[PDB]
Context: one part of a larger RNA, bound to proteins that are not shown
RNA sequence: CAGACCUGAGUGUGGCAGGACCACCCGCUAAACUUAAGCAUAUUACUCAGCGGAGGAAAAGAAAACAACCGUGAUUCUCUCAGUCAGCGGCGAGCGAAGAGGGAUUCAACUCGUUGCCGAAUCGGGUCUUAUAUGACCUCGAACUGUGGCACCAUUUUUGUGGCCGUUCUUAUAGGGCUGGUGCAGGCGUGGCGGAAUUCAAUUGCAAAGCAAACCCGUUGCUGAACACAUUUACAACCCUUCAUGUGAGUAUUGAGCCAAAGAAGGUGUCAGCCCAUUACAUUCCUUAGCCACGGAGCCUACGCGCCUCCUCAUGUUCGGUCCAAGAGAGUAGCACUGUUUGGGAAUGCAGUGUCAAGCCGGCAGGUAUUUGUCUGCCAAGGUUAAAUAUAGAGUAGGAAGACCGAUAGCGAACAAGUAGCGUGAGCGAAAGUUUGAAAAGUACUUUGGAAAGAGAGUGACAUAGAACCUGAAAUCGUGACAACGACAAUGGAAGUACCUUCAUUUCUUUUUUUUACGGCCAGACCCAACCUCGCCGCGCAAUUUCGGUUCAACAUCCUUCACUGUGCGGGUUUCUCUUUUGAGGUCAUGGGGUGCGUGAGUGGGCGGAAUAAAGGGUCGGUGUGUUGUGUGUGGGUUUUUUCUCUCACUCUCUUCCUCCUUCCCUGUUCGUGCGUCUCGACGCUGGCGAUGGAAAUGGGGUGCCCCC
RNA sequence: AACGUGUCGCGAUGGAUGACUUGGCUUCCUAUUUCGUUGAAGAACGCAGCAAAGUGCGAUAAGUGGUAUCAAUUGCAGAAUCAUUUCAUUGCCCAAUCUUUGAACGCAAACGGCGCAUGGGAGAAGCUCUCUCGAGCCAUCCCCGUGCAUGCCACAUUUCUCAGUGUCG
Numbered sequence: 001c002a003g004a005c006c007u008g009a010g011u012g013u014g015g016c017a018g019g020a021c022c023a024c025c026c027g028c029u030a031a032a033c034u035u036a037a038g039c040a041u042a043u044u045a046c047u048c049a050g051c052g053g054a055g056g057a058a059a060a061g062a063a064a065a066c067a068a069c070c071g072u073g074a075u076u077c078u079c080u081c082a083g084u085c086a087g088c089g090g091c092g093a094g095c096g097a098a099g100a101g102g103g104a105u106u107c108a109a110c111u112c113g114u115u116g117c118c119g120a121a122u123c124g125g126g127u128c129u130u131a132u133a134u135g136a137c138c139u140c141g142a143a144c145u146g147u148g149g150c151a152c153c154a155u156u157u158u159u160g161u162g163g164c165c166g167u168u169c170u171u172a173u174a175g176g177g178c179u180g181g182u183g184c185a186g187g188c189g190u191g192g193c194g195g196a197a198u199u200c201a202a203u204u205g206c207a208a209a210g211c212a213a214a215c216c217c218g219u220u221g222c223u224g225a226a227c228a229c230a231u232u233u234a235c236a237a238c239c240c241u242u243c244a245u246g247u248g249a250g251u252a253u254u255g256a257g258c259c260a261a262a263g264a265a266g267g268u269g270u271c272a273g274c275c276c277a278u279u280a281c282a283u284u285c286c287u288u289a290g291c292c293a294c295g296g297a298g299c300c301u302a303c304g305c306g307c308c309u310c311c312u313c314a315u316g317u318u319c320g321g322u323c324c325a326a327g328a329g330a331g332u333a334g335c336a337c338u339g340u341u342u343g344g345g346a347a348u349g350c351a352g353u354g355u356c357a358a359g360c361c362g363g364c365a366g367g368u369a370u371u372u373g374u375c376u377g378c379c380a381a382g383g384u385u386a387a388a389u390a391u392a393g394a395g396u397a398g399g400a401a402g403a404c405c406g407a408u409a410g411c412g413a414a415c416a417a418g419u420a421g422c423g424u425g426a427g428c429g430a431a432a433g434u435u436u437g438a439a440a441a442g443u444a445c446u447u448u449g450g451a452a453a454g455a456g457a458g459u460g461a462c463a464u465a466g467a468a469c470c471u472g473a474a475a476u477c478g479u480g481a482c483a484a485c486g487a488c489a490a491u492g493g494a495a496g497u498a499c500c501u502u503c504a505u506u507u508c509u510u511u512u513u514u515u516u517a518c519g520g521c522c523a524g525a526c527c528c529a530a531c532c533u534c535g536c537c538g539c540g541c542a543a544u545u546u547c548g549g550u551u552c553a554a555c556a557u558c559c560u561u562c563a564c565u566g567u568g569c570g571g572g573u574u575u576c577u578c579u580u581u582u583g584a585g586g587u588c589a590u591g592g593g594g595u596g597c598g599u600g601a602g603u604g605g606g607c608g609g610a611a612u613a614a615a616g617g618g619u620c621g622g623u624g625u626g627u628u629g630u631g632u633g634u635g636g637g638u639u640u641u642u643u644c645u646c647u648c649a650c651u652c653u654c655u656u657c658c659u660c661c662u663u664c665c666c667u668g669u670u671c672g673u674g675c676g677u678c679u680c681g682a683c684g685c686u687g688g689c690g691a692u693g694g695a696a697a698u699g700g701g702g703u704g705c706c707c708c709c
Numbered sequence: 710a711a712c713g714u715g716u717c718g719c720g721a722u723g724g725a726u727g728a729c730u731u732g733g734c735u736u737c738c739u740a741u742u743u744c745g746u747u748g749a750a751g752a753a754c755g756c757a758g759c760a761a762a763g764u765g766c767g768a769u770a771a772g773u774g775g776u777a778u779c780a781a782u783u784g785c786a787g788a789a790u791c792a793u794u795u796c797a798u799u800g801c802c803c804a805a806u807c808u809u810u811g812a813a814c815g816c817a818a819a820c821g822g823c824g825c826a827u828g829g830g831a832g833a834a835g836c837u838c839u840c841u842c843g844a845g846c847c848a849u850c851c852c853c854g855u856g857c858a859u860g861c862c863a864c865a866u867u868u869c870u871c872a873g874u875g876u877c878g
Base pairs, nucleotide, nucleotide: 005875007872008871009870010869011865016860017859019744024055026052027051028050039090065072076104077103078102079101087095088094109384123141125138126137127136128135168320171316174312175311176310180308181307182306183305184304185301186300187299189294190293191292192291193290200255202254204252209223210222211221212220213219228247229246230245231244234241257274258273259263266276267275334355335354336353337352338351339350340349363378364377365376366375398738399737400736404733405732421428422427433729442469445456446455447454448453477720478719479718480717485713492709493708496705497704498703499702500701502700503699505697506696515688516687517686522591523590526585528583529582535575537572538569539568541566542565544563548557605679608671610669614667617665618664621661622660624657626655631650632649633648635646636645637644751810752809753808754767755766756765758785759784773804775801776800777799778797815823816822824857825856826855827854828853830851835846836845837844838843
C1' cells in the first nucleotide's frame, strides 16, 4: 500500500437428452426343466429369462500372430481340419478345439502421447470481409500447449556434416499445377410418369353333328336329317291317345382363316395366340425409344470459370541445424489370492481384493511346474479403420416364388381380427367363406290371409337356383309306399324257399332248356369157387367104473348119460369175416360224364399153360425110428489101479428101418387160349324229353320266411 | 288297431361335399435404411348429404394443395359439366393442414383443473368525442396464440450479476 487472481455459485445464451422401434446387432447380465436311467460334479448353458444400449447391419480389424518353413504377412467370412492322434471330462455321462490348405472378399489401412515446433499460438470460438477459405478483427477457448514437423517400416543407420551429410530444415530465384476447400459454373448423372406398340370376334350349326381316306384330303369319299328322346297336362285298365313342355357357338367343326421380334402372362357369359388386356424393344455389336422430373443426390466435367489452394528443381547464388540423434502407452503389465470362467491341460480369460515391473545385455510370446541358459517369433498395455458377413422369427421400402394348404386347412385371423368375446388385472383373445347358362331380372299383380303369411300369379335356362344363394354327405325324422313280418333277446352265420323292385345271359317251323341215354371208360356193390394142411377130434366097437329117465316106486331099461377103460375103425366137424381175408363169373343197381399225342413197329400178343392128381415108380435127393451097425463121449459105485456092476450122455456111417419126405422123369386130368388169326384189350359236345316265335325263358341281384348253426 | 320292421321315392332335417379360393403359408430379390422432444410410436376423441362400422381423414377432419392423367362417381344425392379453363373418394405426389393426446415437459390431473410471462382479440361501464342520434376511444370482464418442465452442452460486450477465511499485493 492496494486491488486482484483462483474457484464455486446464479443468469442469460445455444445445443443436447428422454421415449419409440427394439426382426437382426452390440454390450451386460444370467434360469431351471433335462440328462446322466438315482444323484450332488456334470450337463443343460456360458442357453432361458432380465437389463443396458446401437446400427444399417453391427460386430472385427492391421502383431507383445503364426511358426519350427524350401516358409508365412489387418480384420471378416467360407469351405475345410476334425467331432480328430489337440483335448476336456462322476474322466463317465458327456464334452472338444486351433494352425495350416483351398477358398470368397478385399488395389485397406489408420493418430497420437516421449525428438527444436516456435522473432507476441502458428489455435480456436465469436465477429466481420471475401460470395468461403481467406481477409480481417476482436473474443478470449488456447503457451498447463493448440498448431506444424518428425512418429523406431524410417529419415541414409551410418558415416559424405550444409559445399548438400547423411539427414533434417531454412532461405531465395528458377519451373510446374493440382483433385479438393470457397465462390461461380457446366453437362451428364440418377428418379418417377411410361410415353408406346401383332394377328380371326372367320364361316355354319338337334339335319353337316360326324366317319373314312397312316399320305389320300383345297379335295375326295362318306355318314348327319321334318327323325330322335324323356320331363307336364289332358286323356287312358294300366298304356295309348292327346295335348303340354323342353335343345344360352371363349362350344363344336369347318375355314387350308390370320398373326409371329408379341403362342410370356391376364381379362372376356360353357376349354381364347389373333375377342379386350398385356410383354417385346435386347447387360454385350446390335447398349429401346417418350414425357415429366430432378434438393446432386459413388456419373462425369480425365474434373469449365473465379477465389482460396497444390507442387518440384536433393536446381540455388540456399540458410540453419544435422558427424549426432536416434524422442513407441503403469497400480498397467506382472505376482499372490479369491472367485468366476475356459476344450486350454501345474491355469483360456475375467473380475474383485491385495500386491505390484523395465540395467532398459529390454519387454512380450514360444500349450508339463521350476531354475537355469540359450536359441526362435513378435514389441502389448491410449487412439481410428470399407469390402466380403448377418438378420435367427416381432423388423420396413420394392421384386421373385414354391412338386405348400385348401375354409375344422391353411396364419389367430380369407370375414368391419388379433377385432368380437372373456377374465380384477396380469392378460386371456374367437367364432365367422361363394345367386345369376348373364343379370336382380331380387317375384309386379291377384287373391286369401289380423299379421306373418298363404294360395295363385308373375321371374328367371335353371328357384331341387328366390337372397340359407355351388354342391348339399351322414347321423336323426315325417311322409309315400309297402300287399314286409313278430314265444320274446336284438340284429348274427349258414342254408333254402317265398317275395322282389332285381341283373345279366341266351333263345327252337335244322338253334335253346330240363330231363333219358351213351365206347371205352373212367369207379364203387351182387353171384356162385377156393386158402392148402399134418394132426386130432370122433366114430365105431367093446370094456370097466359109472347110476339116472320110464313106474305109484322097484325091475326091465348095468346105461338117461355124463364118465372110464380096453378093442376096432378112417367114414365123418374143426382149420371161424386165421387153412387165402383166394378167385373170377355180368349182379346191373350206383358216379359226385365223358370226350381229342400220334408219329406208328404194332391191336405185336392171345394156341399152351396150368394144375389138385391118378399113375408109375424109378432116380437121386429131405426127413422120425427101429437098428445102433455104432463108434465117439465115459461119468457114478466101499473104481488109487485092475477086475466087476449101472448103461447114462453123445454120436458116426450104417440101416437108405422108415414105420418117412421130395426132386426129376413117365404114365392123368384140368383149364384157357388154341379154333380161326381175325381179333384188339391204346378215347361218347350227341340224340331223345319241353318250354315264346319278340316276348320269354334257363342263369345271376334284392326282401321276407323257415331249418340248423 | 299297436309298435317295430322294411323298401323305395320323395320330402324334410344338416351343412357335408366338391369345386373354387385376392386367405394362409414358404423361399428369393431391390433399397436412391429405417422414427421422434422440430414432440415419435402408441393413445384419445373427433371429422361425411344422408356414415354404424370399416376406412379415410383431422376443426383445412371421409378432406385441401401440387402434379400426373383425362369423365366419372351411382344406394338415393349432385351437377349439363365436355371447345373443358377439366372427371376421378382416379393416380401420383412435391404442398400443406394435423385436434385431443402422447416419452410429453408451466403446474396439474379419475379435474377438459389450475397456473405463471408475454402478445393478441372481444366487449356492460366509463370516457371521450357533446358528432344528436351516433360514433369513437378506452377501462372492469372474457377468450385465444405462443413462451414458461427437467437435465446436459456452449456462450454472453469485447462481459452478465454474484459468492467464497482458495487466493494478491
Notes
The PDB entry is titled "High-resolution cryo-electron microscopy structure of the Trypanosoma brucei ribosome". The RNA (ALPHA CHAIN OF THE LARGE RIBOSOMAL SUBUNIT 28S RRNA, nucleotides 1 to 709; 5.8S RRNA CHAIN OF THE LARGE RIBOSOMAL SUBUNIT, nucleotides 1 to 169) from Trypanosoma brucei has 878 modelled nucleotides. The structure was determined by cryo-EM at 5.57 angstroms resolution and released in 2014. It holds a match to the Rfam family "Eukaryotic large subunit ribosomal RNA". The family has 88 seed sequences and 107,465 matches in Rfam 15.1. Clan: LSU clan. Primary citation: Hashem et al., Nature (2013), "High-Resolution Cryo-Electron Microscopy Structure of the Trypanosoma Brucei Ribosome".